[PDB]
Context: one part of a larger RNA, bound to proteins that are not shown
RNA sequence: AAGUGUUUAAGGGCGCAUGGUGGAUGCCUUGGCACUGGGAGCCGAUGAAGGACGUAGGAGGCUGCGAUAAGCCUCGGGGAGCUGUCAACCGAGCGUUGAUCCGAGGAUGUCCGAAUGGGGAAACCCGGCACGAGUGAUGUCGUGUCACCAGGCGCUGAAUAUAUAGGCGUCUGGGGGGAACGCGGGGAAGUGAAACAUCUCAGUACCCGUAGGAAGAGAAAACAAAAUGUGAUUCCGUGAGUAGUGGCGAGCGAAAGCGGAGGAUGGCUAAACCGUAUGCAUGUGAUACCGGGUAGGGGUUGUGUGUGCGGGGUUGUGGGACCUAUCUUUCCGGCUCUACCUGGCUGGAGGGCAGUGAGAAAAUGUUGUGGUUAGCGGAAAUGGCUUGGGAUGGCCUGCCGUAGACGGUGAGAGCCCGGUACGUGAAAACCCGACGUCUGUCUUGAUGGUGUUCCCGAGUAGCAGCGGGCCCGUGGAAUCUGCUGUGAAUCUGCCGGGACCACCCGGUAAGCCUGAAUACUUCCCAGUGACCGAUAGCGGAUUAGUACCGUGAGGGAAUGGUGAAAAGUACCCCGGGAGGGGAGUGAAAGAGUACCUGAAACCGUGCGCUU
Numbered sequence: 001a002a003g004u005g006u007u008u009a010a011g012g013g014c015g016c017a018u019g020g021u022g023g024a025u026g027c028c029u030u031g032g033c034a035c036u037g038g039g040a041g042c043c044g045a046u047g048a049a050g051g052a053c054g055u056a057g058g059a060g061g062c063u064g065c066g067a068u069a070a071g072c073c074u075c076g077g078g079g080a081g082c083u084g085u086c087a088a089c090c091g092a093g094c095g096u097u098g099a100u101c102c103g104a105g106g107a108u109g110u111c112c113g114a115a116u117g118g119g120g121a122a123a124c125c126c127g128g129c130a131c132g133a134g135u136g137a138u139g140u141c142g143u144g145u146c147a148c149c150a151g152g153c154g155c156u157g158a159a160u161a162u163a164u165a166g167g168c169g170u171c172u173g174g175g176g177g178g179a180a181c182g183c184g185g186g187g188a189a190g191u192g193a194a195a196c197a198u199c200u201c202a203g204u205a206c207c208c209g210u211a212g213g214a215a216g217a218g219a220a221a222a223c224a225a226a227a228u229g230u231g232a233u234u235c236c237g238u239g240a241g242u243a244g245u246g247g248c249g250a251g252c253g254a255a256a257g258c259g260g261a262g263g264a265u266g267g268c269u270a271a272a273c274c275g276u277a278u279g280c281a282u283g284u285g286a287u288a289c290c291g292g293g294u295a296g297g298g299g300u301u302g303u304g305u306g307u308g309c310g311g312g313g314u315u316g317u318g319g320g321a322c323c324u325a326u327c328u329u330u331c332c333g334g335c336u337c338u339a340c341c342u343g344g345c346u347g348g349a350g351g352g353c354a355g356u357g358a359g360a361a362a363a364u365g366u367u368g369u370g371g372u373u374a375g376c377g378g379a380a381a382u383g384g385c386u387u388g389g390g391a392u393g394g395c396c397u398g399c400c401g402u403a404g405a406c407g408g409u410g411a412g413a414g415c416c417c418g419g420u421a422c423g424u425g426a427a428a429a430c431c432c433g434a435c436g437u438c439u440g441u442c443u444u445g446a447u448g449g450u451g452u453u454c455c456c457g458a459g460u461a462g463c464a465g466c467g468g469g470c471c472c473g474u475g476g477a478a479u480c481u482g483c484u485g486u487g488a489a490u491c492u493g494c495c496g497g498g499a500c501c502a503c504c505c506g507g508u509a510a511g512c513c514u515g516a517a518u519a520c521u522u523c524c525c526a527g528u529g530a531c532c533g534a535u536a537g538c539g540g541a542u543u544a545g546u547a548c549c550g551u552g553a554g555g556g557a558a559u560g561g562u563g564a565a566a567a568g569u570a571c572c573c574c575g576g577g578a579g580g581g582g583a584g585u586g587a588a589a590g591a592g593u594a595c596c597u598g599a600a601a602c603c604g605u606g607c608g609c610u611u
Stems, first nucleotide, its partner, number of pairs: 011611010026596001027561002031532002033529007040521002042177002050112003053066003057090002060086003072106006081094003117126003127146007148174009181212001182210005192199001196247001222230002234261005244252002266513003269457001273311009292341004297337001316491001318456003323451001324449001330349001332348001333346004351442005363437006370431004375424003381397001383396004398415002400404001406418003462486007472498001493508005548555002568595001571582004
Other pairs, nucleotide, nucleotide, family: 009010cHS009011cHS021601tHS022600tHS023598tSS023599tHS024598tHS025597cWW029533tHS029534tWH031537tSS031538tHS032537tSS041213tHS044114tWS045116cWH045175tWS047114tHS047115tWS047116tWS048115tHH048176tSS049113tHS050122tWS051123tSS054069tSS056084cWH059087tWW063070cWH066067cWS071107cWW076374tSS078100tHS079098tWS079099tHS080095tWS080098tHS081099tWS112122cSS134139tHS147175tWH157164tHS157165tHS158164tWH159163tWH178179cHS180213cWW180520cSS181519cSS182215tSS187203tWS187205tHS188204tWH189202tHH190201tWS191200cWW192250cSS193249cSS198249tWW199250tWS199473tWS203204cHS212214cSS213519tWS214518tWH217233cSS218232cSS218515tHS219514tWH220231tHS221494tWS221507cSS222506tHS224227tWS224505cWS225497tWS226504cWS232516tWW233517tWW239256tHS240255tHH241242cHS241253tWS242254tWH243253tHS244471tSS246249tHS246250tHS246473cWS249473cWH250473cWW261517cSS262516cSS263515cWS264514tWS264515tWS266358tSS270314tWH270456cWS271313tHS271455cSS272312tHS272320tSS283302tWS285299tHS286287cWS288299tSS289300tHS291342cWW292342cWW296337cWW315318cSS316508tHS318491tHS321453cWW322452cWW324450cWS326447cWW326448cWW327446cWW328445cWS329445tHS331348cWW332347cWW338339cWH350443tWW351443cWW355361cWS356362cWH357358tHS360439tWS362438cWS374425tHS378403tWS378421tHS379400cSS379403tWS380414tSS380419cWW387391tWH388390tHS388411tWS389410tSS391392cSS402421cSS403420cWS405419tHS409413tWH411412cSS426427cHS426428cHS458489tHH459487tHS460488tWH460510cSS461487tHS469479cWW470478tWW472477tWS475476cHS489509cWW521523cHS532536cSS533541tWS534541tWS534560tHS536541tWH539544tSS540544tSS543558tWH544558tHH545546cHS545556tWS546557tWH547556tHS550552tHS550553tHS562566tWH562591cSS563565tHS563567tHS563588cWS564587tHH565586cWS566589tWW567585cSS567591tWW568592tSS569583cWS570583tHS575577tHS575578tHS584592tWW585589tWH586588tHS586591tHS593595cWS
């Protein structure tokens, strides 16, 4: 001289080791969700539901209570600690002479609220009257009472005479709330029909009026089909996705019959007649009514009619009433125009039968080891050895059991605690029965006959027009039903049996009550889950309908876990504190009130290889 050839890491990548953040996962739970069985099914002018403001010896929230204010009294229970709680600290106290606590009944119970003396922007403003209080008097205080309507009763009776409308007074109710279930009305649209209008959705959602502890329905003017058949209603299963119905489209859709739960095939009126009382038109003002004969008086006004009350009736093989017939049964009295004998009504002592019932209600005693609303008792291991911080684990022994349900206790406990099985307990209140007072009815009375007149729910049935609803969308369209028009009969009537007619059969509308079987759960009690387990389960395990958002209707969150026990880190050191480091506590502080486990994303630091 030519050639070859390691070492760079400003920063980056990958692997590992170590932390932070974060709050998954595992294992839980003072919370929920779905049900089962009971209870109770209403609260309110005697002021509700729900609130406002206050209230404790100390600031707030939740709870409790109301100026008598975390309470006052009485009756029971129970028992040694208590002064609710977050949430403790201070300050005080009470308690076997029975507190705290629990159950029952009471007292007090501000303001708002239907809110009701008047007003009002809910929770705040202003009064009248009466009786007290207090002041020298006004001022002021306390307690009552004062809304509006509807219905009873009493007084008055405008225009206007009858009178009414009204007015005055005194009572008794009404009002508002409520989760679902009931009943009666009003009544969509999205949608489906692969468009849409009939139709559907759907008589749904919503709205309105009203309840009850259930409601509604309910006792044949029914079904059925020739059967010597069922027999009030309601509900469940079928019949049956059938017969049907349907722009015969999408779709919709019975009943009879049959099997069951329950039983009450339950009750009461109207009418016809009889009696009465009263009202309105009336006297023949006179031989009138009275069951009759006799005699006398001479007016139920003679009468007619309407209403109330009582008998009497209550039905389908029709029944009832009126007269019509034999035997006549609790005692007597009064009425029965009058007195004599005879016809009803009525009293009383019987006796019967029922009753809080649908069949009319109410009040009240006495009882019941009937229930509900507090509770109490209740057998059996200090067992040994061992691990452990701690046995409630492992090993071995005993024991109770009408109790081995379930929890708690320092980890899997029948023998540790509460309890469980099983028994015992209620002063008072309330809910149940039961026996009496009480209440009512039936008996001046029963029974089946023999022959006619009257009665049997009237602006109803039926008919028609236009609708609604039935399986049935107007169809040949019955049954049921609303508005409008027309509009009968009282039983040799009237209605129904899917146009209609005849015959047969079933029934007896236009009057009313009615238990049980059925539906639901605001609330209370007790349980259960091949339910959830903190992004789940309620929106709400925690300030939850809260914070917050909206003018408002309204919308609407997020937030659990130290440890067995606070033993929650004395004292020392760095720091202004925050935070840490020693020291202690603890089984653990890889449990420090930023707290069980502590994943990933994301963020560092150290090392290895690489660039």
Method: cryo-electron microscopy, resolution 3.05 angstroms. The entry became public in 2022. Solved structure of RNA (23S rRNA, nucleotides 2 to 612) from Mycolicibacterium smegmatis, 611 nucleotides shown. It holds a match to the Rfam family "Bacterial large subunit ribosomal RNA". Its Rfam clan is "LSU clan". Gene Ontology terms of the family: ribosome and structural constituent of ribosome. Primary citation: Laughlin et al., Proc.Natl.Acad.Sci.USA (2022), "50S subunit recognition and modification by the Mycobacterium tuberculosis ribosomal RNA methyltransferase TlyA". Among the 33 different proteins in the entry, which are not shown, are 50S ribosomal protein L33, 50S ribosomal protein L27 and 50S ribosomal protein L36. The entry is indexed under Ribosome, Methyltransferase, rRNA modification, 50S, TRANSFERASE. The PDB entry is titled "M. tuberculosis ribosomal RNA methyltransferase TlyA bound to M. smegmatis 50S ribosomal subunit".